[PDB]
RNA sequence: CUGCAAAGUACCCUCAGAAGGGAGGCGAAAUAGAGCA
RNA sequence: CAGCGAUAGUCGGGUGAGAACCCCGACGGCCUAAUGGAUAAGGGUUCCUCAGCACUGCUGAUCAGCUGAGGGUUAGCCGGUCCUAAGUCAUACCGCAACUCGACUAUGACGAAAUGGGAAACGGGUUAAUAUUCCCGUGCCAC
RNA sequence: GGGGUCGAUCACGCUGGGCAUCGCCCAGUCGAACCGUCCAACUCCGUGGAAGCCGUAAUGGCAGGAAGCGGACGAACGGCGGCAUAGGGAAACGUGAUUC
Numbered sequence: 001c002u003g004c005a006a007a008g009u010a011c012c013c014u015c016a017g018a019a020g021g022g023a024g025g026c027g028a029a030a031u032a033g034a035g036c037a
Numbered sequence: 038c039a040g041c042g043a044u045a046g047u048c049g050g051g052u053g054a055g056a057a058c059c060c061c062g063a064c065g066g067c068c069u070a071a072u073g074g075a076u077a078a079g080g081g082u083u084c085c086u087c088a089g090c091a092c093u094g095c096u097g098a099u100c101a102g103c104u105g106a107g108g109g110u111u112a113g114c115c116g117g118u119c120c121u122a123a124g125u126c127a128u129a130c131c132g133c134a135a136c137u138c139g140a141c142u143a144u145g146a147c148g149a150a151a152u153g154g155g156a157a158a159c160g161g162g163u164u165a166a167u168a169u170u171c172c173c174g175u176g177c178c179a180c
Numbered sequence: 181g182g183g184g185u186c187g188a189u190c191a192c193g194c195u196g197g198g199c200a201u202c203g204c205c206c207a208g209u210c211g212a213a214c215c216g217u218c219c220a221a222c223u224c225c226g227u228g229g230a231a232g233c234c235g236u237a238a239u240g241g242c243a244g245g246a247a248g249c250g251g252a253c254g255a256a257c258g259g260c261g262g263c264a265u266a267g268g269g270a271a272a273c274g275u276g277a278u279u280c
Base pairs, nucleotide, nucleotide: 008036012022013021014020046064047063048062049061050060051059084108085107086106087105088104089103093101094100113177114176119154120153124147125146126145127144128143129142131139132138158175159174160173161172162171187279188278189277190276191275192274193209194208195207196206197205198204210267214262215261216260217259218258223252224251225250226249227248232242233241234240268273
C1' cells in the first nucleotide's frame, strides 16, 4: 500500500437522521469503501 | 455515584423519536459577609445566536461551561499611559586568566491597572452579546 | 470626640400587592457626575481684662492674658439650589426622626 480507472456506491426498505443498518450497484479484488495488497 | 448545618422537591403542562433531573406555572424549600452585587490576579473566547449529541457531564438529556459554524469587546474626561517607592537594569569606570561574573561611584532608564501620587462626565435611552466608550441631552479638563 | 451619607429601623401620608374572624403584613414612594453656594474642627487677628475662672469623654487652658463679643483662614463621596417640563416608573412619583 484505495484503485488500472473514481468507476469514491444510483434506487428501495428501515431510522429522530445527509448517521448507522438491510438490499443493491462498481471493480480482478470492497476482510481494496475513505489513517482504505 | 449516601455521610459535609445547604437532607429538596412534588403536581400539572410545554417540546421532543425519546424526558425524574430541558423549559412554563403552581405548591414546597435552600443561601443572608453569602449559593446575593461589583471586582484584582489568573484563565482566554469559556460570552451571544443557531445547528447538534460520536466526545465530555459521577445516571439521563431534547440541556450545557461539550461538538460545529457564525457573531460579539467602540472612550479627550474608566484604567493604562505620566511620577516617584523598596529595589532593578543599562552604559562608563574598576576588578577578574576571562565572561553571559562582581561591589562602589557617576549618568540614564525601569519599577504601582483591585491597593501609593494623579487635569476632566453625569443622567437617560439602546443590543442576542458592549457601554461613565454607542445614541440623546447636558457638563467638564488640557493643549 | 465632633461633622455626616447610604443602609436599617420608627412615625405619618400617598401608590399597588397579599390575607380575610381579626386588622394586620409586603413592596414602592426615585433622580448622577458636574456647576454654584454653606459650615464644623484647627490656626490666627481685634476687642475684652479673668489673681479662680474657662473647658473636655479624657488630657487640659490662662496676665507670656481665660470667658464673652467681633473678625480672617478654613471640610465632606455632606447640606442646599441648578443640572431635570434630563432620565426613570404601573402608579404614588413623601415628610420628619433615631442610630449613623

Entry title: MODEL OF MAMMALIAN SRP BOUND TO 80S RNCS. Shown are 280 nucleotides from a PDB entry: RNA (RIBOSOMAL RNA) from Haloarcula marismortui. The 2006 paper behind the entry is "Following the signal sequence from ribosomal tunnel exit to signal recognition particle". Lineage of the source: Archaea > Methanobacteriati > Methanobacteriota > Halobacteria > Haloarcula. The entry has 6 different proteins, among them SIGNAL RECOGNITION PARTICLE 19 KDA PROTEIN (SRP19), SIGNAL RECOGNITION PARTICLE 54 KDA PROTEIN (SRP54) and RIBOSOMAL PROTEIN L31. Rfam match: Archaeal large subunit ribosomal RNA. Gene Ontology terms of the family: structural constituent of ribosome and ribosome. The family is grouped with related families in Rfam's "LSU clan". Released in 2006, the model rests on electron microscopy data to a resolution of 8.7 angstrom.